[PDB]
Context: one part of a larger RNA, bound to proteins that are not shown
Molecule: Tethered rRNA, nucleotides 1396 to 2025
Organism: Escherichia coli
């Protein structure tokens, strides 16, 4: 290395990272709810603790004699209650011959 | 006479099969005909604004139903005719009345006619509401009577704009108006089928709609044919002929001349001069005669057996212008009509010839072919004739002939023949038909036949509506259709008595098959 310059996209080979991306797992968390171990605060009669004494009206609700009472169903120990009642009515009236052979070969 | 081997041993019918006898449930068959169906000879061949044709709704001692008749209401005035039984029947009792002309019945004339219906004053869902204006009033209050239809004509009258006029608008006469078998004129007008398909055709100017008018319509007296020779309205009947001809030359159509034969009347006007009602028909008082409209005469058996019942039958008449027919407790000729033959109807009538009469005419000279008429184009239409070499006739459109000197025509047409005369009306005769009235007849039917209807049928009944459309005949000579008696739910239903020839004739009633259900015999199982 002075236009025989320097320079620009488009498709091809390659790589790289990195947007978006049906969607995957997590994580870490938000709220509205649920949950309450142990303790710790609170309320509380059970238990288990000296010494003695003592009250009178309705409701509502409990207590006390009821109640596992009652029902008590089919199914388990006794009851002849009452109810199928005395009658009636098909029934035949020794079961054919007949011969082998038996009674008596 | 008691026990084993063996072998064969009917009597069942819980029901079932067969044959015979005996029922029951049904309504064929056979007799039978007041019902039809077709005929043949006569008539008649319209009915209506004075209210039809057709309904509603009423009218009896009544309830209806069917006949009947219209508040005058099973019926009146009148005429005849005409002789005691009727008050129509159902469907029987009442009460009644008559019995020589008013009981009735038949044939003429004479009132009323309730309300819808062309409905006539509005209207309207038919069997009504308002009508409305004249027209009267012991009340004059509703109740009698009276008008309005429209138009078309004629008639008078008003009388506009706009001035006649005109239109209109007020008062008189006249018609017409719906309904009805069938035939005939007129305007309109189609597919299905053949053609072995279908387009021309063929069915066909048929079915069918709408106007129009009768007893018959229509048509209807030469510018016709025909040889070139005549003839002498129309109408129908018998050949001429399946003959010429006509056509995607298929299927089909389909002449014509001419002869014989019924009856056989025309006609008249296109309006110059001489007698008039002259025929006419048509009208319209009145003869012929009809009849028909009710009525009238009409000849002719005695014995026999039976029968439930003699007119059946077995001896004795009849009649005859009447042997036609029918019913009459079994075939009559004599039963009783009727039936030949012999009389007749006040009233009108139709029509024919008698008549009044009339509109109306009916008889002697001039007459005059009836214009935008043939053609022209063109598009269509009838003539056997399918556009064609194609005769004639009508015309939607434009377009236009002379005046017996023309036409026109003998089937293209074009010469020669001939021949008769255009542009205005009337006509029995021979002919078509039966919703109807008479009179006769049937090798027509006898009740799932006959007309849909032999019977209370265009009815029960089915449809909104146009419409559709059913079943159902037979006692007996006489109703004498079953006193009384007994059962029994006083019932039903039965058996007893009577009645009648017969009750196997009781009202579901002659004659009573078969399917089909029973009962008893005999015998198989």
């Nucleotide at each position: 290395c002075a236009c025989c310059g320097c320079c620009c996209g488009u498709c091809a080979c390659a790589c790289c990272a990195u947007g978006g991306g049906a969607g995957u797992g997590g994580g870490u968390u938000g709220c509205a709810a649920a949950a309450g171990a142990a303790g710790u605060a609170g309320g509380u009669a059970g238990c288990u603790u000296a010494a003695c004494c003592a009250g009178u009206c309705a409701a509502u609700a409990a207590g006390u004699c009821u109640u596992g009472a009652g029902c008590u169903a089919a199914c388990c120990g006794g009851u002849a209650c009452u109810a199928a009642u005395g009658a009636a009515c098909c029934g035949u009236g020794a079961g054919g011959c007949u011969u082998a052979a038996c009674c008596u070969u | 006479g008691g026990u084993u081997a063996a072998g064969c041993g009917a009597c069942u019918a819980a029901g079932c099969g067969u044959a015979c006898a005996c029922g029951g449930u049904g309504g064929a068959u056979g007799c039978c005909c007041u019902g039809g169906c077709a005929g043949u000879c006569a008539g008649a061949g319209g009915c209506g604004a004075u209210g039809a044709a057709g309904g509603a709704c009423g009218u009896g001692c009544u309830a209806a139903u069917c006949u009947g008749c219209g508040a005058u209401a099973a019926g009146c005035g009148u005429c005849g005719g005409u002789a005691a039984g009727g008050u129509g029947a159902u469907a029987u009792g009442a009460a009644c009345c008559g019995u020589u002309a008013u009981a009735a019945c038949c044939g003429g004339c004479g009132a009323u006619u309730u309300c819808c219906g062309a409905a006539u004053g509005g209207g309207g869902a038919a069997a009504c509401c308002c009508a409305g204006u004249g027209u009267g009033u012991u009340u004059c209050g509703a109740c009698a009577c009276a008008c309005u239809a429209u138009c078309a004509u004629u008639a008078a009258c008003u009388g506009a704009a706009u001035c006649c006029a005109u239109a209109g608008g007020u008062u008189a006469a006249u018609g017409a108006g719906g309904c009805g078998a069938a035939c005939c004129g007129g305007g309109g007008g189609a597919a299905c089928u053949g053609a072995a398909a279908c387009a021309u055709c063929u069915a066909a100017g048929u079915a069918c709609c709408c106007c129009g008018a009768g007893g018959a319509a229509a048509a209807g007296a030469a510018a016709u044919c025909a040889a070139c020779c005549g003839a002498g309205a129309u109408u129908c009947c018998c050949c001429c002929a399946g003959u010429a001809g006509c056509g995607g030359c298929g299927a089909g159509c389909g002449a014509a001349c001419g002869g014989g034969g019924a009856g056989c009347a025309g006609c008249c006007c296109a309006g110059a001069g001489c007698c008039u009602g002259a025929a006419u028909c048509a009208g319209u008082g009145u003869g012929u005669g009809u009849g028909u409209u009710a009525g009238u005469g009409g000849a002719a058996g005695c014995g026999u057996c039976u029968g439930g019942a003699a007119a059946g039958g077995c001896g004795c008449g009849c009649g005859a212008u009447a042997c036609a027919g029918g019913g009459u407790g079994a075939c009559a000729g004599c039963c009783c009509c009727g039936u030949a033959c012999a009389c007749a109807a006040a009233a009108a009538u139709g029509c024919a010839c008698a008549u009044g009469c009339u509109g109306u005419g009916a008889g002697c000279u001039c007459g005059a072919u009836g214009a935008g008429u043939a053609g022209g184009g063109c598009g269509g239409g009838a003539c056997a004739c399918g556009u064609g070499g194609u005769a004639u006739c009508c015309u939607g459109u434009c377009u236009g002939a002379a005046u017996a000197u023309g036409g026109g025509g003998g089937g293209a047409c074009c010469a020669u023949c001939c021949u008769c005369c255009a542009a205005g009306g009337c006509u029995a005769a021979a002919u078509a038909c039966u919703c109807c009235u008479g009179a006769c007849u049937g090798a027509c039917c006898g009740a799932u036949a006959g007309u849909g209807a032999a019977c209370c049928a265009g009815u029960a009944c089915c449809g909104u509506g146009a419409g559709g459309g059913a079943a159902a005949g037979g006692c007996g000579a006489a109703a004498a259709g079953a006193a009384c008696c007994c059962c029994g739910g006083c019932g039903a239903g039965g058996g007893g008595a009577g009645u009648g020839a017969a009750a196997a004739a009781g009202a579901a009633c002659c004659u009573g098959a078969a399917a089909c259900c029973g009962u008893g015999u005999a015998c198989g199982u």